Solved structure of RNA, 35 nucleotides shown. The PDB entry is titled "A new fluorescent RNA aptamer bound with N565". Crystallisation conditions: 0.1 M Bicine pH8.5, 65%MPD.
[PDB]
RNA sequence: GAAGAUUGUAAACAUGCCGAAAGGCAGACACUUCC
Numbered sequence: 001g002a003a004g005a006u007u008g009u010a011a012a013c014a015u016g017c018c019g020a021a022a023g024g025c026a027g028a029c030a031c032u033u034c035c
Stems, first nucleotide, its partner, number of pairs: 001034004015026004
Other pairs, nucleotide, nucleotide, family: 004011cWS005012tWH005030tWW007028tWH009011tHS010032tWS013028cWW014027tHS019021tHS019022tHS028029cHS028030tWS
């Protein structure tokens, strides 16, 4: 630098918020892979 990341991937997901729930919204500190 790019990709994982219009956010669950090869692997990895603090927390906040709407919702009774199933779900949804926000969130990349940092890490992983590759030049």